[PDB]
Context: bound to proteins that are not shown
RNA sequence: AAUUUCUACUGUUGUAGAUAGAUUAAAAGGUAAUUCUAU
DNA sequence: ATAGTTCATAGAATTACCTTTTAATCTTAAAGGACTGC
DNA sequence: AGTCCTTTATCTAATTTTCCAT
DNA sequence: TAGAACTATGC
Numbered sequence: 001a002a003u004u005u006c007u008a009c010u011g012u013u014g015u016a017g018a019u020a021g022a023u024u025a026a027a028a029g030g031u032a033a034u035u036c037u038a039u
Numbered sequence: 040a041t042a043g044t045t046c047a048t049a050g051a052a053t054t055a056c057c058t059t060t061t062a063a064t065c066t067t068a069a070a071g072g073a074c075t076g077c
Numbered sequence: 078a079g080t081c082c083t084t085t086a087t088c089t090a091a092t093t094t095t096c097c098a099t
Numbered sequence: 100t101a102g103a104a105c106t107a108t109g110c
Stems, first nucleotide, its partner, number of pairs: 005018005020066020041107005067086009
C1' cells in the first nucleotide's frame, strides 16, 4: 500500500473507528515583504 | 560544573498567500404561467 | 387534459457571556 | 520552534 471520504493499517480483492452534504457570505488568525517608530 | 538567557523585541500601517471558525439558505410537492392537444 | 418550467405556501419554542483564575 | 550559544553564577 484497496476506502463514499478520512486516519491508521493489512486487519486479505478488504479489516477497525470515524464520517452533514451542497451553496453562499463574513470575520479572525498565521507567515512573508514593505514604510515607519519605541525600547 | 551547572544554571540562565537569547537567538533583538514590540506598536501602528499596506499588499499578497494560506487556514480556521461562524453564520446564513436548502435538503419539497403541488399550485401557477403558459402552451398545446384532444 | 398534458407537458415543461418556474413560483408558493409560511407553526412552534426556548435563547441571547457572566467572571470562574499561581 | 528548539538546541545551541554565549554568558553568568557558583564551586